[PDB]
Molecule: A/A-tRNA
Organism: Homo sapiens
Formats: sequence, structure tokens, C1' cells
RNA sequence: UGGUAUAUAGUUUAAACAAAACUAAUGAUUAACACUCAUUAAAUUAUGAUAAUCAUAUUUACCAUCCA
Repeated sequence: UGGUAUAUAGUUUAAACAAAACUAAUGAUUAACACUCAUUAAAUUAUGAUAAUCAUAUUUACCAUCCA
């Protein structure tokens, strides 16, 4: 080189109209903590078309590969 799969908060991980997990902060709680609980902050590889579904190239994984 050839196809086959690949991507989601800061990371981690179901699912696309965005769910939970952890880290972050805040409260409730305690004499003060840890734990636990609640809340907030926080994301969909990016490009072109269907209108949110197929393509497009990347992206890293995945097996393929003189021959007698």
C1' cells in the first nucleotide's frame, strides 16, 4: 500500500435533541474532618450533502499480503 472498525464534559463512559461516573467547586452534615447526600460548572474527530443520515478525507485500533 489493501480493505474492516474507530471517536461523547477536564478525564472516564451509555447513548446522538445529550445519560451517568470520577476530578473541580459549593452547600447540608460534624467540635472539625473523612464518608454519604444534594446542587452547580463542564462534551458529541472535525469537513460536504439527506435533514440530523449517508458520504468525505483524517484519526488511531484491527487482521490481509511474492512464490514454488